[PDB]
Context: bound to proteins that are not shown
RNA sequence: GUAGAUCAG
RNA sequence: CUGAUCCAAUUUCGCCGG
RNA sequence: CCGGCGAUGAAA
Numbered sequence: 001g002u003a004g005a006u007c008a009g
Numbered sequence: 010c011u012g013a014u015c016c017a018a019u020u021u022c023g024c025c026g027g
Numbered sequence: 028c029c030g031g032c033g034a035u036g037a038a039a
Base pairs, nucleotide, nucleotide: 004015005014006013007012008011009010021034022033023032024031025030026029027028
Other pairs, nucleotide, nucleotide, family: 001012cWH020035cWH
């Protein structure tokens, strides 16, 4: 960036 | 800007119309 | 961009 959130690179 | 997971997740085409 | 309908329907 994802219908929305979240873990990443 | 890309991947993956969800306890969330109705895609595509035609049509009647706004 | 907004509403409704149909298709999108694997046996006996």
3'UTR from Bombyx mori: 39 nucleotides with solved positions. Protein in the same entry: Reverse transcriptase-like protein. The reconstruction used 89,089 particles. It comes from the structure "Structure of R2 with 3'UTR and DNA in binding state". The 2023 paper behind the entry is "Structural RNA components supervise the sequential DNA cleavage in R2 retrotransposon". The entry also models zinc ions.